[PDB]
Context: one part of a larger RNA, bound to proteins that are not shown
Molecule: 25S ribosomal RNA, nucleotides 1443 to 2360
Organism: Saccharomyces cerevisiae
RNA sequence: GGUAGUAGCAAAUAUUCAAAUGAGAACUUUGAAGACUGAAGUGGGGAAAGGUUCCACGUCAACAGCAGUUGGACGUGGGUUAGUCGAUCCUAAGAGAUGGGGAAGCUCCGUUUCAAAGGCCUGAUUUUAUGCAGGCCACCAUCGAAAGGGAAUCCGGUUAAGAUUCCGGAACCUGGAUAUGGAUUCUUCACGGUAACGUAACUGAAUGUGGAGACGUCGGCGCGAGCCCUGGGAGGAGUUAUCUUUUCUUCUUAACAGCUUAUCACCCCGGAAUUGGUUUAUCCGGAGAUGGGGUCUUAUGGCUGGAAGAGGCCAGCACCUUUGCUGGCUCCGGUGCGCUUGUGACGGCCCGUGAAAAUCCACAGGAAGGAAUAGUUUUCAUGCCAGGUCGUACUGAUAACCGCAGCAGGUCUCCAAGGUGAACAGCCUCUAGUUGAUAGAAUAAUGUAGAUAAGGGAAGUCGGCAAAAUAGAUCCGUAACUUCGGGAUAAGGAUUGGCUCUAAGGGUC
RNA sequence: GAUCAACUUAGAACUGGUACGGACAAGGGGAAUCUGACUGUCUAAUUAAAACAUAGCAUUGCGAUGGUCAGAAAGUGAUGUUGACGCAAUGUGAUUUCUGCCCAGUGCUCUGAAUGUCAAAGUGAAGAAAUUCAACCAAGCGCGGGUAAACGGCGGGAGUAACUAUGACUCUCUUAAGGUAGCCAAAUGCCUCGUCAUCUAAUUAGUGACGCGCAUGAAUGGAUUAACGAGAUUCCCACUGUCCCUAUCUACUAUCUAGCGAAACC
Numbered sequence: 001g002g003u004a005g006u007a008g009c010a011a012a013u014a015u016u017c018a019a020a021u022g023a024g025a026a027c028u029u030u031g032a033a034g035a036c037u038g039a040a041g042u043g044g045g046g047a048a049a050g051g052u053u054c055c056a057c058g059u060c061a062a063c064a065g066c067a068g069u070u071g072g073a074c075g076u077g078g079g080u081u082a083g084u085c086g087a088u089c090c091u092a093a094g095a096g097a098u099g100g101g102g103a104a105g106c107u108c109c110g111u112u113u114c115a116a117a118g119g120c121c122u123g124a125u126u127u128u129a130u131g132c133a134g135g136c137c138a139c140c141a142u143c144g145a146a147a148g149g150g151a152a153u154c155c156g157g158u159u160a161a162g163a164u165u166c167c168g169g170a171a172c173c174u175g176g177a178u179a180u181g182g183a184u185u186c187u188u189c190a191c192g193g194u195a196a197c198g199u200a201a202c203u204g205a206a207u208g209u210g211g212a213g214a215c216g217u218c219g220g221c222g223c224g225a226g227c228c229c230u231g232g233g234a235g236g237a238g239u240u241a242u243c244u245u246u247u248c249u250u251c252u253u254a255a256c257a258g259c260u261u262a263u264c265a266c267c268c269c270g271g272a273a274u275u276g277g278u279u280u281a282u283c284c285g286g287a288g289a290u291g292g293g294g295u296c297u298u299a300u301g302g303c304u305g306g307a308a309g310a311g312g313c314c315a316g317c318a319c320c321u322u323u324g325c326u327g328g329c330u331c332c333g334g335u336g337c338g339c340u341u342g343u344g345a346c347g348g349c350c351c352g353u354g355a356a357a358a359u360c361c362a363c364a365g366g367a368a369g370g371a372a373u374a375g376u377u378u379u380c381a382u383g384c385c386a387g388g389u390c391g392u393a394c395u396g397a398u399a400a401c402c403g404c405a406g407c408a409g410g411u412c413u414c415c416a417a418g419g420u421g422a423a424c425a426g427c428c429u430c431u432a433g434u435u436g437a438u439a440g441a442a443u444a445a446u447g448u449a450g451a452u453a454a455g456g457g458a459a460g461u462c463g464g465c466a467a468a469a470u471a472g473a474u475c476c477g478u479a480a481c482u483u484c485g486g487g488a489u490a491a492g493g494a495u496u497g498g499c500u501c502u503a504a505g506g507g508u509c
Numbered sequence: 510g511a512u513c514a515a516c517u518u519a520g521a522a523c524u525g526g527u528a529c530g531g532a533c534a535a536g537g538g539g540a541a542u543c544u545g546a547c548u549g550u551c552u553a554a555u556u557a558a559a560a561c562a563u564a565g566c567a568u569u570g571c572g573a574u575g576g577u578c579a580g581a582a583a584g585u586g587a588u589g590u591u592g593a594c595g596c597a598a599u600g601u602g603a604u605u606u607c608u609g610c611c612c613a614g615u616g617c618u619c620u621g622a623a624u625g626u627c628a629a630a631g632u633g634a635a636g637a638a639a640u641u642c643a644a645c646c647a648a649g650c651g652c653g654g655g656u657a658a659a660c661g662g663c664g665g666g667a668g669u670a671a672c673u674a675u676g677a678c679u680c681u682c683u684u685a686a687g688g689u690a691g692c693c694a695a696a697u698g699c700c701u702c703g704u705c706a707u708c709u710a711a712u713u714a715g716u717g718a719c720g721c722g723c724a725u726g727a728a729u730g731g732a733u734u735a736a737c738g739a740g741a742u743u744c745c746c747a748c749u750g751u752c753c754c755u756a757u758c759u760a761c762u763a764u765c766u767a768g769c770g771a772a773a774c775c
C1' cells in the first nucleotide's frame, strides 16, 4: 500500500434555553432551568510520588482519539516569609569506623571487645583564660523515625497566587545577662497545720536513690467537648387563592492568665454481728467499715482578664468616590441508651502480660559558703538581650503519582449534617463540588445489560448451570443425632398499614 | 404534695378494593453418602481442594570440652537475653476407639567377639644402593547382637464333619513372617453395568448388604465421629422460560449522517 473512509470513537443516569465573546460556538463565559455525588462524598486537608502542574497576561500551529474562542497545551512573567509547624536532638529493629584477628587481595569479622582508648567541675591567678592550685568520675565512635520519644503560639485581618510563617493585637519557651522590690538572718539557711499537707519566696557540692519520659487489647458504666435536636426573644429572607404565632437563616468567643472546680487516693475523730457499706458488673472493713470532719491531683468545667475594640447580623444616609459614613442588636434557656471524640474508675483475656534512649524533676547526703549594722536569696515578682540553617506553591488522582497515555486498574490517612431504618446498609435531601465522558437522526436482524409470561413443573442438561422461590421484626412451634457446648433462624405456622385512644415504666424540690 | 421530662412496651376501638418489612433492604429448606475434625493457608495471570497448616499424639539427638546449623578464614557466627516443662530433627494429624504379626533385606545403632581384611609413618631382613620382602598394623569393612509411631513386608498346596457342600481340625511347601482388629466393587475391584435388597414406569447413577479383596488394613495410621465446608455426590418438598415452545417490552449498540480513524492478514 490493499484492507478502509472500514472496525470503531456505546461502562460511571443528563441535558436544555437565552445572552455575551468570536471569522467560526453541541463543547468558552454569564444567567436561567433540569439533574447528580449524598458527609465510607464527585466535599475539605495531608503522607509517598510529581516538580511549577499553582496564579496572571498574551494566546491556538501541534496536543486535549469530535470540537475549541477553552486548557494540567503554547509564549512571557509572578509566586513559597517561622525562636514556637517540621527537619535538626533521642534511641528502635538494624547499619558501622576504631583496637584487634582473618584474607594473595578487592576486603571479611566484630561493636566493647585479650587497648596505656577520656573530659569534666571549683577556686583562682589576677602574670593567662593555658600551664598551675585542688578535686571528680571513666562507661566506649557514628548513623538509623518529616507516623515512635520531643522546650515553646493563638485569634482576627490580608494576596491574582503565601500564611499557625505576612500585618495588628495578645502570649509563651530556651539560652544569656542582670538589679530593683519582696522574702530570709543577732535562735544565721522561712513559718503554719494533731495530721493528710499548706504557702509568692524559704542555701545545698561530690555521690547515691526514686519519679516522670513509658506504653496491649476488648467490654460495659461515668464525666467532658464539638455536633445533632429543641423553647423564648431580637434581627434578615421565603410562602401567603386558602392555611401556617409559619418555613429558612444570624445571635460567636482562641492561645494564654487569675480565682474556683474531681472520681480516685489519703488524714483526724471514732470503734462495727441484729454484720454493715456498696457497683450496671460483688467487692470492701479490727491490717479499723459505715459515720462526722478534713487534705490532695486540676483531667475537666464555671466566672473574670484576653474581649468587643474582633467577628456576625441588620438598618439608615453617602455613590461608575480611596471606597465609605453613621447607628442598632449581637441575649436567656431545655433535652439525651443520640453521633463523633477525649478521658476516668473498673472488669475480661494470655504457656501473649503488650520498646528504648535523650531529656526534665524530686529526694537522701552534708561538701562548702554565709550575718548586725549589715549579710545572704532569682526554683517569688518585675525588668534587659538573642534565637541561625533547610523545607513551606499546587495536585494527591475516572487528567498533576505508577501502569508506554489525559488508561473504568493500583496507591497510606484525618474531618463527616437531616430523614427513613438496628445501622458509617439501600433510597431521598442541606453545606460544598460537579454537570465531565464525540454528537445528530432512526428504531431491522443478531447481540450486551434489564424484565414479564397461559397450562405443565427439571420432561431441559454431564449436572437445576442460570433464574425463581425464601427474606425484616413480634409471637408461637421446633426432630434425629450429640463431644451435652450444640444441632437451631432446624422443620413448620400466625401477625404487621392508617387513625383515634388507654395502660405501665421516671427526675427534682 | 407541687413541678419538670424521655422514649420503650402492651392493649382496645375505628378504618380501607383483606392492603400493610407496600419502594429500599432481605436465609430456600429437608433425608443421606464420600471426604478434610474445626478457624486458618497456597499455585499474583486457567486448579481454593480432599492439598498445606493446626491443636493432639509419637519417635530421635543433645548436659555446653554439647546437639543442630553457618563461614574462604578468623581472637568468626545462629539457636543463645537459651539449659531438658529446653533447643534441635522428623513422622502422624481434633475428640472417641484402637494401633496386630515380621529384625531375613536396606538403614540406623552397640562398654559385642577378635587376630579375617588392614594406609601413611615407624620397625626388621636381604642388598653396593636405588629398592624388594616381611612382621606389626587406627578407624572402617567383615563377623555377632539390638531396633518397625525406621524404610518396608504380611505367599501357596493337600486332606478332613452321619445329604451334598463347607472345613473348626490336621499335614505340608516357602526368601523374615504369612494380613490380626477392623473396613469394602469404597476417591482403592481388573473381571464389572459384580450378586441381592432398596430407591424409579424405566437407574452403568444413589443407598444398604455380601466378600478367596486383579491390587483393603492399622501413626506408610485402621475404624468411628457431633460441629464446620464457595469441596465431591443421590433423593425429596418448595420454586421456577432449564424445557414442551416460543412470544413481548426497555436501554445501549449494530444501522444512516458530520467529524475523527486504526489493526490482523495479503
Stems, first nucleotide, its partner, number of pairs: 001775002008769002015033006034435004043415004049395002053393001054078005063071002083172002085391003089149002094143002100109003118137005153170005173387004179382003182377004189369001190199003203368001207364006216349004221344007228336001229334004233251006252310001256305005265295005275285003311330007350354001401410002417429004438767004447761007455753002459751001464748001472496005481486001483603001497524002500521006506513004525529001537746007544738002549561002565601007576588004605732003609663003614660002616656004621652001625650002632643004664682005691725001692722001703719005